[PDB]
Context: bound to proteins that are not shown
RNA sequence: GAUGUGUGCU
DNA sequence: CTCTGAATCTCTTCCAGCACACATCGGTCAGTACGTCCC
DNA sequence: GGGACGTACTGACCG
DNA sequence: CGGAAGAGATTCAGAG
Numbered sequence: 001g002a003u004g005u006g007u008g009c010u
Numbered sequence: 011c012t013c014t015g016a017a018t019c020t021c022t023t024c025c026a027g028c029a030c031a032c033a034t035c036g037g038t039c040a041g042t043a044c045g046t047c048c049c
Numbered sequence: 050g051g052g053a054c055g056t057a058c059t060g061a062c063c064g
Numbered sequence: 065c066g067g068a069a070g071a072g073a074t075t076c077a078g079a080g
Stems, first nucleotide, its partner, number of pairs: 001035010012079014036063014
Other pairs, nucleotide, nucleotide, family: 011080cWS
C1' cells in the first nucleotide's frame, strides 16, 4: 500500500 | 431442393456518497547447519 | 572419546 | 432469491 471483511453516518 | 424473415435460447454489465477498525499478502518439498544419548 | 539423523531453519519453485 | 438490452445461435415455415 492493494484487496477483502464488516461497522457506523448520511 | 433450400433461403430468409421473424420467434426463441444464451452470454455480458451495473447499481449514490462519506467515515472507522481488522486480516493477509508462500506451502511445502528439498537442501543446510547445530546437537544430544546412547555407541 | 564420539557421531549422526531429530530439530529446527531456510532455498526455491510451481501452484 | 436481478432486470434490460445486445449480440450470437436456432428453428419453422412458405413454398420451390

Solved structure of RNA, together with DNA, 80 nucleotides shown. Guo et al. published it in Mol. Cell in 2018: "Structural Basis for NusA Stabilized Transcriptional Pausing". The entry also models magnesium and zinc ions. The PDB entry is titled "CryoEM structure of E.coli RNA polymerase paused elongation complex without RNA hairpin bound to NusA". The structure was determined by cryo-electron microscopy at 4.1 angstrom resolution and released in 2018. Protein in the same entry: DNA-directed RNA polymerase subunit alpha, DNA-directed RNA polymerase subunit beta, DNA-directed RNA polymerase subunit beta' and DNA-directed RNA polymerase subunit omega.